[PDB]
Context: bound to proteins that are not shown
RNA sequence: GCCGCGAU
DNA sequence: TGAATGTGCAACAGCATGATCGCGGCAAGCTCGTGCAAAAGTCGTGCCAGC
DNA sequence: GCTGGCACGACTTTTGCACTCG
DNA sequence: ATATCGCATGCTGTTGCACATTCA
Numbered sequence: 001g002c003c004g005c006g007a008u
Numbered sequence: 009t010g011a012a013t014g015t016g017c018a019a020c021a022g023c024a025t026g027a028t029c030g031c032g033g034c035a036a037g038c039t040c041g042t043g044c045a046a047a048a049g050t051c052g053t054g055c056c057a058g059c
Numbered sequence: 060g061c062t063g064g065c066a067c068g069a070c071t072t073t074t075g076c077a078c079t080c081g
Numbered sequence: 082a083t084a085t086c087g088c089a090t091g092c093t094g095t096t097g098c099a100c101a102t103t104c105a
Stems, first nucleotide, its partner, number of pairs: 001034008009105016041078019
C1' cells in the first nucleotide's frame, strides 16, 4: 500500500 | 400526397456491490547541465597570552 | 624559555542563475 | 518501443435515429 492465506 | 414535428425506442456510458480482525512477501522510484560573478568558506600562515 | 589557542592573504567551494535541448 | 488483460450483474440516464401523425 498491494497482493496471497485465514477466523467469525 | 408530401413534408415537418413529436414521440418512442435502442445503444453507450456512469455507479456500486457487508463488518471486524490475525499472519507473510514485494516495493515503494532516482537523477539534468553550465560558466561566471558574487559571496562565502577554507587553508597555510603568522600572532599574543598562559605555564 | 616553552607551549597553545586567535586573525590575515591567498586558494577553494558553493550558489544564483535562468536557459536551452532533450 | 510502448502491450496489455481482455470473460461481474443490475439499474439508470442521456443521445441519437427511425417511425407515426398531422397539416398544407